[PDB]
Context: one part of a larger RNA
RNA sequence: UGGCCGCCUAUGGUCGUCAAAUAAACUACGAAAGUAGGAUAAAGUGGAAUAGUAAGGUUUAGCUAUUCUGCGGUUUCAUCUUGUAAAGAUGGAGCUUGAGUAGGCAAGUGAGAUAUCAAUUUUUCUUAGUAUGUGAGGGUAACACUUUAGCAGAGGAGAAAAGUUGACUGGGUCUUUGCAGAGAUUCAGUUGAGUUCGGAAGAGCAAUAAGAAUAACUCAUAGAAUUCAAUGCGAGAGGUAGGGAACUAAUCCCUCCCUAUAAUCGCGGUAUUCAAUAUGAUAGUUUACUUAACAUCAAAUUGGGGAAACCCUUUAAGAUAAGAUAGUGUACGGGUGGUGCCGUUAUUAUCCUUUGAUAGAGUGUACCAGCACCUAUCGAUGAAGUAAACUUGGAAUAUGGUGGUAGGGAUACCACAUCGGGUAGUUAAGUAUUCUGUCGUUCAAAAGGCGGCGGAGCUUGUGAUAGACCGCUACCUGAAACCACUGCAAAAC
RNA sequence: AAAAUAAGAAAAAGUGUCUAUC
RNA sequence: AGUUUUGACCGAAAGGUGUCUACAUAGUAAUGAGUUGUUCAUUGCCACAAACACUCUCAAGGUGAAUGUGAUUCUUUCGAAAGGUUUCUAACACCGCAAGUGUGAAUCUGCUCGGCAGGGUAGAAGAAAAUAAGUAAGAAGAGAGUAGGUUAAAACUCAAAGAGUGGUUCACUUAAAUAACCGACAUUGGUUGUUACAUCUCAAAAGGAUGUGGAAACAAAGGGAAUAGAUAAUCCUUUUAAAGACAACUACAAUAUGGUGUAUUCUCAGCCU
Numbered sequence: 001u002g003g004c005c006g007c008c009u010a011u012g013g014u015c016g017u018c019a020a021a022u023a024a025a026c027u028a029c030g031a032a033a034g035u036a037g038g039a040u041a042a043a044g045u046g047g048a049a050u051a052g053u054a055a056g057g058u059u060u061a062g063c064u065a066u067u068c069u070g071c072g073g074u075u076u077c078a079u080c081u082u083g084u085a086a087a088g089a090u091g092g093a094g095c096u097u098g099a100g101u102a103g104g105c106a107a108g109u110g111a112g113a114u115a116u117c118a119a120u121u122u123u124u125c126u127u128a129g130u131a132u133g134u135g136a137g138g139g140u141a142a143c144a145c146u147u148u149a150g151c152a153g154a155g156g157a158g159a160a161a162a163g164u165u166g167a168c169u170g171g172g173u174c175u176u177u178g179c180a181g182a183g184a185u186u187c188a189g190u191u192g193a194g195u196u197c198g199g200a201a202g203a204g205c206a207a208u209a210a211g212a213a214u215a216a217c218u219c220a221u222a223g224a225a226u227u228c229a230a231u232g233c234g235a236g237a238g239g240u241a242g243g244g245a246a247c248u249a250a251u252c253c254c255u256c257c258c259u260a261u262a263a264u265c266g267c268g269g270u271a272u273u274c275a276a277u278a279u280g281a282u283a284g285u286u287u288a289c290u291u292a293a294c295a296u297c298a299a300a301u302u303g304g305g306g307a308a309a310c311c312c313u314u315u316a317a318g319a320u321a322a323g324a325u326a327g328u329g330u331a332c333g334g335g336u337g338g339u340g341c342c343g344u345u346a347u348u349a350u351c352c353u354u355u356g357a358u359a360g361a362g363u364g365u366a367c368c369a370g371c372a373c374c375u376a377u378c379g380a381u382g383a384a385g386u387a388a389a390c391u392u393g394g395a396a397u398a399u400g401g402u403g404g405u406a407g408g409g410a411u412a413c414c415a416c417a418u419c420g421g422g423u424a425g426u427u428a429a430g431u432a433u434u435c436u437g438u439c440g441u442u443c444a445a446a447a448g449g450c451g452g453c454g455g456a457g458c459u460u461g462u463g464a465u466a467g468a469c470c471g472c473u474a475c476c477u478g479a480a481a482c483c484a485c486u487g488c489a490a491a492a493c
Numbered sequence: 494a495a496a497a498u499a500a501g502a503a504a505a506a507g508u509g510u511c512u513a514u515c
Numbered sequence: 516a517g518u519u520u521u522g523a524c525c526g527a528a529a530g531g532u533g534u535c536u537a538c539a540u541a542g543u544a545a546u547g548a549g550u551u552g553u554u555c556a557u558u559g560c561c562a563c564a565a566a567c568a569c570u571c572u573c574a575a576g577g578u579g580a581a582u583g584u585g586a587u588u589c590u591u592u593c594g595a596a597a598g599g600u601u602u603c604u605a606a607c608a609c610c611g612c613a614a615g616u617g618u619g620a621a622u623c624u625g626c627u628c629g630g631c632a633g634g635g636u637a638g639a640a641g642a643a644a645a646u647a648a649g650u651a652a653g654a655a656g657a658g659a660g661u662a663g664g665u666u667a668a669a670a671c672u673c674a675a676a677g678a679g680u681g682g683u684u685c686a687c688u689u690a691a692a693u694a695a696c697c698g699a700c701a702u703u704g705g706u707u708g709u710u711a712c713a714u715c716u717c718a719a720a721a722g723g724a725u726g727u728g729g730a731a732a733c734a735a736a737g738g739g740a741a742u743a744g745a746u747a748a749u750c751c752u753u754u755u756a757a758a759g760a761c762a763a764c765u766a767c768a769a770u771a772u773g774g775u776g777u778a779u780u781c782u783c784a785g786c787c788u
Stems, first nucleotide, its partner, number of pairs: 002015004006105006026037004044071010058492001072096010108221005113214002116210001117166011132152003139145002167190009177489005194205004223274004228269001232267004239261006276399004283391002286388005295320003300315001303312003323351006331344003352382001354380007362373004401416005418479008428460004434456009463515007470507001501573002516672010530703006538552001542560007561585004567579004588657005600644005606618004622639007676688002681697003704765006711727006728782004734753002737750001773787003
Other pairs, nucleotide, nucleotide, family: 001016cWW002019tSS006275tSS008400tSS021042cWH022041tWH023040tWH023094cSS024039tWH024075tWS025038tHS030033tHS031544tWS033559tWS041074cSS042073cSS042095tWS054490tWS060490cWH102401tSS107392tHS108224tSS115211tHS129153tWS130154tWH131153tHS135149tHS136148tWH138146cWW158317tSS186237tSS198201tHS215391cSS216284tWS227270cWW231268cWS236262tWS236263tHS280393tWS280394tHS281393tHS282392cWW285389cWW293321tWH298317tHS299316tHS301314cWW302313cWW322352tWS329344tWH330345cWW353381cWW353383tSS361373cWW425505tWS426471cWW427461cWW443447tHS444637tWS446625tWS462508tWS473505cSS476499cSS517675cSS526660tWS527536tWH528696tWS529781tWS530783tHS537658cWS538541cWS539553cWS540550cWW541553cHS552658tWS565581tHS566580tHS571575tWS588659tHS593652cWW594649tWS594651tHS595650tWH596648tHH597647tHS598646tWW599645cWW605619tHS659698cSS672673cHS673675cSS677690tWS678686cWW678691cHS681730tSS687691cWS703784tWS710758cWH717721tWS726756tHS727756tSS728778cWH733754tHS736751cWW738749cWW740746tWH741743cHS772788cWW776784tHS777783tHH778782tWH
């Protein structure tokens, strides 16, 4: 240098290109038990029996360890079929787990929050002070006829703003154990919106159910998501089937117990995909303003014309910020006795929004050019313009573990690889006596003697002495590692 | 529940930096 | 109340007394040889102790290993030694004092205190006595907790009865005849006397005569209903000398068979040959 521990970097561990160890296997010896050597594989989920931890005596729960066992996975041996096979069946044995620390990586997945659509109730506004009702006085009349001022005042239709209904109740099971909640998943019951047959009264189905999006909203999850006729184990609602225990002189059913089937979940396995930071192209929602300004529609309402439902014009509660009105019905879903075309998407024609190119007329900008406005022809576009915040991140370049360092930065340098607390030391050479540490030897014990390796002191050298700070060497010890959807928690004389 | 109870000999290890007094 | 199974604790059905009643060819496994108790040889493995080699700076340790050691019960008889404890380390003669010689177990060493003689303390060696001890070792003999009983926990209800034997049964089954058992070692001699008990005798008392092992039978005497009598059957006791003991003195073996002890039947100790 290369492989593995999810991806990127630093450090660490393990292996050597079919690229982790270890046991059985295998070789030699032995009658047996065993002894000496020794190469290699793997995926997990359910039960049973003891021990330990459990204030003070005794009696319990939950956890922490050691053994045994079902199914599955993996390796090896023997006996039979294939050898033109490296596959299949049957019977035994062994194993059932190893890869740290630090800084980053989530358009994934889960929960929460927020639109629209249909039906229905109340209030308000417009048509309108309209229609209609009541009615002093006056005029005319000669014995009645017209109706004013004033007062009261809708229905229907159209439009807008706020509400309500699109479900409710009970049982079982799951989320580590014991009690309260929440969530998920099944089973049963009730109410009657809608629909069908009827003039009505009533009768039947006793239809459960309108509903999308979120990289640019919020909170969680470091490893996660998707897929699987050939992927394992366990739990488990309702119905059905097969057995058992009890009760009777005797039999069957309901109730009780067990097994099989398994709607829906919890851990694992195969295959595929994503996965470090900054600068910066490309590609995109939300919020606010221009702004309902200019325009286009609208139940109705004025003023006129004409053939006695045709045209022009005034006003209006309100709507529209990008779609609208008619066909062909391609594609995807519903409905009916059948069609028509009911919904979404696609496509053709017309209108409307936003723009480019080519011609013509007029006006304005002091004048001339230029530009704007109007009309015509051929294309494009689905609203347009401005401001703020935010998401995505091609190529290239520079970076890419944590901490520390000067008045302030860049470059650069130093220490560490899970993290602390103490003990003894830290400049050489020489040395007549004495003292002392450690080891050996001698002495019955005590007191001592004899040797090896050092220290104190003294002399010489390092100019010397004292205090504070940093650094280095050799040893003695201590601590840490974990499954919640929210809260609480052993209990008996 | 917190401390003490261990850190033998011999080898190994900057006569460093700063201040003060001689 | 009784029976069966399992566990635990105790026990001798052929005399008394005393002491006892574990293993199975030997550490463990295999092969071979030999027996009158369990012995010998070879190989593998386990436990304990180790000459020596290697490793480790000293000390403290680590690895391998020649070679040794390693199952046990009872009775009778015989019978030591070491160590430790208490006491002792003088006195007399020759010689002026030393230390030399003789008798005697009494002679030396380390440390400490005085000028010397000597004093104190700790040992070696030696002498006397009591313990250790009826201990260790040696020799001879045996190869022995049996038949059964009591109690606790579950289950269950009559051969859970009879006969026979000196006695018991895991032996036999309507009635008598087969095969097992009642353990090992030592001791229990003679003469005289005492105490207790049985039978006979004695009118009561006072006395006299003969005797004493164990297991059974014939037989005898009591206890129970129907209170006062009685007991076919059933139960207890007697028969079965409950001293073959105790004290003093004294003696002894090389063993079988047979005879006594010994009776209604069976049997041990002892004695005689």
This is an experimental structure of RNA (GOLLD RNA nanocage, nucleotides 4 to 560; GOLLD RNA nanocage, nucleotides 561 to 833), with 788 nucleotides shown. Primary citation: Kretsch et al., Nature (2025), "Naturally ornate RNA-only complexes revealed by cryo-EM". It was solved by cryo-electron microscopy to 3 angstroms. The sample was in a buffer at pH 8. It holds a match to the Rfam family "Giant, ornate, lake- and Lactobacillales-derived (GOLLD) RNA".